An RNA structure (UCC118 Rool RNA) from Ligilactobacillus salivarius UCC118, in which 1494 nucleotides are resolved.
The work is reported in "Structural insights into higher-order natural RNA-only multimers" (Zhang et al., Nat.Struct.Mol.Biol., 2025).
It comes from the structure "Consensus map of UCC118 Rool RNA at 2.26-angstrom resolution".
The sample was in a buffer at pH 8.
Released in 2025, the model rests on electron microscopy data to a resolution of 2.26 angstroms.
Rfam match: ROOL RNA. About the family: Firmicutes, Fusobacteria (1 example), Tenericutes (1 example). By type it is a small RNA.
RNA sequence: ACCGAUGAAGCUAGUGGAUGAGGUGUGACAAGCCGCCUAGCCAUACGACUCUUAAUAACUACUAUGACGAAAUAUACGGAUACGUUUAUUUUUUCUAAUUUCCACUUGGGUAGUACUAAUUGGGAGCAACGAAAAAAGUUGUGUAGAGAGAAGCAAGGGGACUCAUAUCUGAAACUAAGACACUUGCCGUCAGGGAUUCGCAAUAUGCCAUCUUCAGUUAAUUAAGGCUGAUUACCUUAGGAACCAAAAGAAGAAUAUCAACUAAGAAUUCGUGUCGUGAAGUUGUGGUGACGCAACUAUAACUGACGAGUAAGGUUUGAGUAGCCAAAAUCGACAAUC
RNA sequence: CACAUGUUUGGUGAAAAUUGGAUAGGAAAAGAUCUAUGCCCUGAACUUGAAAUGCGGACUAGGUCGUGGAAGUUGCUAGCCAUGAUGUGCUAGUCUGAUUCAGUAGUCUAAUAAGUCCAGAUACAAGAGUAUCCCACGUAAGCCAAUACGCGUCGGUUU
RNA sequence: ACCGAUGAAGCUAGUGGAUGAGGUGUGACAAGCCGCCUAGCCAUACGACUCUUAAUAACUACUAUGACGAAAUAUACGGAUACGUUUAUUUUUUCUAAUUUCCACUUGGGUAGUACUAAUUGGGAGCAACGAAAAAAGUUGUGUAGAGAGAAGCAAGGGGACUCAUAUCUGAAACUAAGACACUUGCCGUCAGGGAUUCGCAAUAUGCCAUCUUCAGUUAAUUAAGGCUGAUUACCUUAGGAACCAAAAGAAGAAUAUCAACUAAGAAUUCGUGUCGUGAAGUUGUGGUGACGCAACUAUAACUGACGAGUAAGGUUUGAGUAGCCAAAAUCGACAAUC
RNA sequence: CACAUGUUUGGUGAAAAUUGGAUAGGAAAAGAUCUAUGCCCUGAACUUGAAAUGCGGACUAGGUCGUGGAAGUUGCUAGCCAUGAUGUGCUAGUCUGAUUCAGUAGUCUAAUAAGUCCAGAUACAAGAGUAUCCCACGUAAGCCAAUACGCGUCGGUUU
RNA sequence: ACCGAUGAAGCUAGUGGAUGAGGUGUGACAAGCCGCCUAGCCAUACGACUCUUAAUAACUACUAUGACGAAAUAUACGGAUACGUUUAUUUUUUCUAAUUUCCACUUGGGUAGUACUAAUUGGGAGCAACGAAAAAAGUUGUGUAGAGAGAAGCAAGGGGACUCAUAUCUGAAACUAAGACACUUGCCGUCAGGGAUUCGCAAUAUGCCAUCUUCAGUUAAUUAAGGCUGAUUACCUUAGGAACCAAAAGAAGAAUAUCAACUAAGAAUUCGUGUCGUGAAGUUGUGGUGACGCAACUAUAACUGACGAGUAAGGUUUGAGUAGCCAAAAUCGACAAUC
RNA sequence: CACAUGUUUGGUGAAAAUUGGAUAGGAAAAGAUCUAUGCCCUGAACUUGAAAUGCGGACUAGGUCGUGGAAGUUGCUAGCCAUGAUGUGCUAGUCUGAUUCAGUAGUCUAAUAAGUCCAGAUACAAGAGUAUCCCACGUAAGCCAAUACGCGUCGGUUU
Repeated sequence: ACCGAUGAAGCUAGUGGAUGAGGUGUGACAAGCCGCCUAGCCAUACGACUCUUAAUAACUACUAUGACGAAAUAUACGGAUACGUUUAUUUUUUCUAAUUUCCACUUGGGUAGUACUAAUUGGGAGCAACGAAAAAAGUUGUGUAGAGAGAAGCAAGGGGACUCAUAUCUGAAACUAAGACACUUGCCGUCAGGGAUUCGCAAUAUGCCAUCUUCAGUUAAUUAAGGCUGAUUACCUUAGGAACCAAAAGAAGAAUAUCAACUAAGAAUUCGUGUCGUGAAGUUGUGGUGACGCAACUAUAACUGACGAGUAAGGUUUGAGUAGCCAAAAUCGACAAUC
Repeated sequence: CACAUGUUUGGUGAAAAUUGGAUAGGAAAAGAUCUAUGCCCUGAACUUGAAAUGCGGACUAGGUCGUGGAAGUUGCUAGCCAUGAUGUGCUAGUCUGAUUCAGUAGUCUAAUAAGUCCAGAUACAAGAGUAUCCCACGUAAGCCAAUACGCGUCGGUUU
Repeated sequence: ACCGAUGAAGCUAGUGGAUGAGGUGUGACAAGCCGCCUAGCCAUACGACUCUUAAUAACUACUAUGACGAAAUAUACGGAUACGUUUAUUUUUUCUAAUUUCCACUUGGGUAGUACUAAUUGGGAGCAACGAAAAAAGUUGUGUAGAGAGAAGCAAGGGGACUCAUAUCUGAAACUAAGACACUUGCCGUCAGGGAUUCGCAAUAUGCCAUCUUCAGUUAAUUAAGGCUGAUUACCUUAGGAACCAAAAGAAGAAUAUCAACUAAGAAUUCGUGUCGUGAAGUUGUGGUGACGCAACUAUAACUGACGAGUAAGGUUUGAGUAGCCAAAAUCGACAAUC
Repeated sequence: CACAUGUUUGGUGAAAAUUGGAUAGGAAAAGAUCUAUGCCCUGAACUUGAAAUGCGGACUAGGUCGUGGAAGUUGCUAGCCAUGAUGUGCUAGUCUGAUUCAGUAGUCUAAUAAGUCCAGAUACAAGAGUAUCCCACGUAAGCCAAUACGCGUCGGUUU
Repeated sequence: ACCGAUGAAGCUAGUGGAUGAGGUGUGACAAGCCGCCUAGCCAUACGACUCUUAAUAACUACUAUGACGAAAUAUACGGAUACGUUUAUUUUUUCUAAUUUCCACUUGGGUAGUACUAAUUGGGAGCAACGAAAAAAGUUGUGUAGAGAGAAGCAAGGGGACUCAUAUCUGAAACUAAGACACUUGCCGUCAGGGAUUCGCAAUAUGCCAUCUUCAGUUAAUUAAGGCUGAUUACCUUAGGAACCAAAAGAAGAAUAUCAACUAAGAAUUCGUGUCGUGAAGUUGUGGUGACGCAACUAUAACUGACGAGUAAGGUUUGAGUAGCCAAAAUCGACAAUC
Repeated sequence: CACAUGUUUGGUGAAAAUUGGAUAGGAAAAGAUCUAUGCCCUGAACUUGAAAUGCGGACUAGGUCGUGGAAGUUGCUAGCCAUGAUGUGCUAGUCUGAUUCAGUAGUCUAAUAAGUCCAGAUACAAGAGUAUCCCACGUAAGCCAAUACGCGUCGGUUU
């Protein structure tokens, strides 16, 4: 570099696409029927088990970021007091890295060999924050180290196709005066005010004994980790006080005659079509001791202003201020819009 | 002149249609991509011919309908003068109407296009399919096979 | 005193029994259809509201009559005691006038006017007592004084008829030997005795604390009226103790072995056909220790006597002591009466 | 004599009917308001005629039925004498019966009456009727109206 | 000893197998229909009642036999202690005779008489123990004494037959190779071991007051018998302590951290086919700290050995180690046996 | 030689039948109580006759079926030699078979017996029957009765 043989569906071996090896069949054979089948290998694979370990692979440890929480000191509004709540600053306990993600190539490791396994590079998806007032797209991220031995199991491990999903490109019939950009209306939302509801936290006892509330670190309990044990809900040790915990001891208390009225600074949740009317059972004056007069104003008589993150529809001009409907009104009314 | 006909205010407020607007037309074509017009509106180029006739169009009257002012015989609808609908048609009158192209939605632009719907073809992998189905290497040979090509391993052998 | 006009269904006014005024109709008109209709007046009327008041018209105050109640003092019967109950007399707290009734005439008041309103007289109905032992009829009664202002409403207010009720008078058919008066029987009742049932009233506790009973006027509660209050179930004041009230304090107590027997003076409620029988499971004697004998009497073996306020029926004489039924009896029996 | 027929005590106790009581009668009238009677009872006035016949009515017997006392043949229903129902009818006997009115319940009085039922007519008011109905003063005019009368208010006017 | 009369269904009497006496019938008769009917007697009979009694006839008293129980003293095993339990010996309280059975004869008693009643003898049935490891048969037993008066009732009391049961004897049809004796198998049992379950016994409280456990003879309660009483669930007396009784007083106590493991000497109840296999999730060694290996043995992996009180079936020899069924096995398997 | 026919181990383990066992036979008798046999087993008495033929019975072969060892033409079922079923029948061969009675279950004994089932007859009493039924002493007389006998009580009377 040409020639010849050759090619079993995890891997190795056998036989070569089967009247075979060998299964099944049978108590055992023979026959028949199967024969992608037979024998072996089984792991840093896969899960249960044991000892150990910080953890022995959805875990452990650390760093960076952040969160609830609560302690002082101010601040402001409350509570009958003890005290509570709002807003700042400082200090703190605890918890917290958003997949331990797959895929392909290359270079390694392990085995006789294959699943397996490590790293670099490139990619696909997921997740988090910002985009946002919605779905993207995009952006920035998605950190770093570790993770032992053993015993018993396990056959799970190859290629194609074809459906479904996803993406890109191309294209007829059929439908529609298409498509951009404004504009209007609806739906959906945003912002600033108003109304309503809720929160804004003591307990309300006692004949004696008790009961209830508030205090948090007592040789107490509680939580967590260890010891001891046959085992722990017991006992012992250590630690925490944000969380868990007021059982037992301790402190300080259990005040106010009820009902109506009132219900704070702050916080949360809800409440909205256009145009034209009407104008009280509401508010505000005013005359009354009052029952009630008189007047003005209000649909804020519970929603009102200003807008557009978006999204859907629409010749938005004319028809045309034309048809139609209605002309009354605490059940607020009429017409139009939403369902 | 002939038919027809009760009058009137306000609030809110459309559709069908509309390819500048109106009105006509058309065998089975009913319209962006058809046609007409002494028509109207908006642009752009040329000097227009509008003459009788003939077609339109406005306005005024015979009007029509609906309302108030004067007179008497024994008391009595009506006649004359002043107002709106100026309903449809017709008569008179008297005043008018002729250059040619072009006009797509609010704005640009399309309508043999472009969207939608529907369908097809591709796609390394990193998405899903219990019994979804094939495979003694893969593809073609319609399946399989003979064969052919490709891939992978062994023997004589350059390098 | 004659003539002429005239006559609106609360009143006044308008028009004159309606092609009208004016309604209705309509968004507004016209038409049509209505037109006993239109406009105004509204109260010592009528009810809700406010202030005041003894009350501001089914209430208030007073007098006369009467009622429940309960305190003393006697009396009588009871209870284990405290005490209870019966009957008299005296004294007392509270409550009590039986329609605030309608109608008509006359004389007043108020309004422009009408509803409205006051009084005298006469009447109708209701109610109370006596009639009564039932429905009347009748009788006597059904008392007297007061009862303010205001604000907002309201159209309610005329005559006839006709039904029903009530009263009086008159009258046919039809039915009935009518109607009075006695008498009898039934129903319904009355009176005097008897039986039965019920009432004739302490509590029955305790380890401690408590629980239960009886005491009535405590700086208490309760009831009532006022204050205070935004309001009172709180607080303050005054009063009562028949009613309301024994929560809290105070006194005095919570005794008796049960069951059966007994169950008072008094009081209440119930229980009744005639004639003739029967004669105990009852009562009373008597003999028994008794189980039981013997005798007498009893339907009072649960009702018996005497009556009639009334009301219904009936020739009440004869039929006739006749037909019929029955002749047995703790289920008391038979016949007759009531339902 | 003919038919029929078991006997008897006590208690309680009716009706239908009954216009003094009984018994008969009657075309379609069945009785207070009809009639008869040798009938009975109670009242009131007159001297009764009761004679054979003829009608009744009582009583006694042939009785009928139902019960006790004496005798024998081989033992045997019956004959004679003593008692109640005195059932209906019939025979004998022997004794009786004739003035005329009148009688409503227990008592008065009615029955052409009077009660009941039913109906009608009146009625100041002081009783009730949602939509019970009429009404331009009331009544009559069949409703309404013309008219007439009555009531009420205004104008010439005695008083 | 022959002749004549005679013969009522508890007994005596009457009449003699009924047109009777007499019932029934009826208010009372007559008739009719009945007439084994009529009258009387009624008890040491039979049951209820009263007084008495030891008892006044399914009861009382006694003796012999036996039973539960429990007290000491030993013994053995337990409980945290007080104490409990096992086995012996001794002593004790209470209870205990297995029909008060019928039948026949004989001799008595009582009555006028009959049911009735006493005793001897003989028998039938029942019951108890042993037979027994089941039904007999049989054996031995089934003891002895007492048990009063009275009042009111009662007609219950004779013979045969015939069914059913029981016993003995005799006998045909029909069925079956009958009947004894062994033997085998099943059912049913016995004995000795093993497994499993249960028993083998304190109480687990408290603020105060209480609650719970164990002690048994207290002027207590309880049980029994008497008194008292109108009666006793009250009170009084006597007695018991095996049974009944821990209400009230008294003593002594109410200990232990739970769960798992362990669960004694003794006692009770249950659990069993043959032959052949299989051989763990069990046991025992051994290697491991362990998870787990390796080996041996076991259906005692819950039943295994030895038997027969009995009872049922069977030619038990041959067919024949032949047909048939099966050849797998934590659901232990196969075949055969029992239901 | 002709038909027929897959081979083989172990565990547990029967019935129907069986009158010593086997095999045949038989009209409507199918067997303890029937018969045959050159048959087999166990007992008991006699010397057997087994001669050709004729009947059986064993064994060996033509065998039949099912299995391993040698050779080639172009590679090829078969021929020869060695093993079990020794299935039924048939051929050859060659070796055998003849005294007579008797045999009931494991053992005795029966089967005209004996058990079972079924039925009948007796029975002092000491067992049961509401309305189970008869009875003027009992039995026989078919019930009852006449009669007869038996039992029980009274009158003349031995003893």